An RNA structure, in which 30 nucleotides are resolved.
[PDB]
RNA sequence: GCAG
RNA sequence: CUUAAGUCUGC
RNA sequence: GCAG
RNA sequence: CUUAAGUCUGC
Repeated sequence: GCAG
Repeated sequence: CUUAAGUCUGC
Repeated sequence: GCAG
Repeated sequence: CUUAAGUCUGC
C1' cells in the first nucleotide's frame, strides 16, 4: 500500500 | 471488528 | 432518536 | 451508500  | 462524519429512506 |  | 480514524490478520 491492497484486501478482510 | 469498533467509532465518527456526510447523503438518502423507513419507523 | 432507532434501523437500513 | 460514501469517507475518515483506531485494533487485528492475510498478501
The work is reported in "Controlling miRNA-like off-target effects of an siRNA with nucleobase modifications" (Suter et al., Org. Biomol. Chem., 2017). The structure was determined by X-ray crystallography at 1.65 A resolution and released in 2017.